[PDB]
Annotation
An RNA structure (A/P-tRNA) from Homo sapiens, in which 68 nucleotides are resolved. The sample was in a buffer at pH 7.5. The structure was determined by electron microscopy at 2.98 A resolution and released in 2023. Primary citation: Singh et al., Nat Commun (2024), "Mitoribosome structure with cofactors and modifications reveals mechanism of ligand binding and interactions with L1 stalk".

RNA sequence: UGGUAUAUAGUUUAAACAAAACGAAUGAUUUACACUCAUUCAAUUAUGAUAAUCAUAUUUACCAACCA
Numbered sequence: 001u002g003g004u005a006u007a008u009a010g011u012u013u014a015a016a017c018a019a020a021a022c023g024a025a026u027g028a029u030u031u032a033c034a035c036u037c038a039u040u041c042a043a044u045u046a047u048g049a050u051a052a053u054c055a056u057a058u059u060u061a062c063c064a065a066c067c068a
Base pairs, nucleotide, nucleotide: 010022011021012020024040026038027037028036045057047055048054049053
C1' cells in the first nucleotide's frame, strides 16, 4: 500500500433541508446578584460531476497478519 473512519454553530454536535447542550444575548426573578427559568445569535474538509449523490485526495479513523 489493501484496509477502515471522517467532516455539523465559539466549543462540544445529533442529524444533511439543520436538533440539542455550554459560550454569548437580552428577558423574567431579586434591593442587586448567583441559581433557576424564558427566548435569542451562530455551523457540514476544501475539491469535481449527478442533482445533493457518488468519486477523489484529505485529515485521522485499526480489523488484515497461520507451517516452512

The PDB entry is titled "Human mitochondrial ribosome in complex with mRNA, A/P- and P/E-tRNAs at 2.98 A resolution". The entry has 82 different proteins, among them MRPS21 isoform 1, Coiled-coil-helix-coiled-coil-helix domain-containing protein 1 and Large ribosomal subunit protein mL43.